An RNA: 36 nucleotides with solved positions. It comes from the structure "Crystal Structure of the Mango-II Fluorescent Aptamer Bound to TO1-Biotin". The 2018 paper behind the entry is "Crystal Structures of the Mango-II RNA Aptamer Reveal Heterogeneous Fluorophore Binding and Guide Engineering of Variants with Improved Selectivity and Brightness". Sample source: RNA was prepared by in vitro transcription. It was solved by X-ray crystallography to 2.9 A. Crystals were grown from: 0.1 M HEPES pH 7.5, 2.45 M Ammonium Formate, 14.5% glycerol, 6.5% D-Sorbitol.
[PDB]
């Protein structure tokens, strides 16, 4: 990094370098586990 599993809980961009929000008018993208 991809998958999978639980969970209300997302993208280092699977949409916005903001043609929505600038430590956010919602998510410091809660956390854990297994496989690869």
């Nucleotide at each position: 990094g991809c998958g999978u599993a639980c969970g209300a809980a997302g993208g280092a961009g699977a949409g916005g370098a903001g043609a929505g929000g600038a430590a956010g008018a919602g998510g410091a993208g809660a956390g854990u586990a297994c496989g690869c």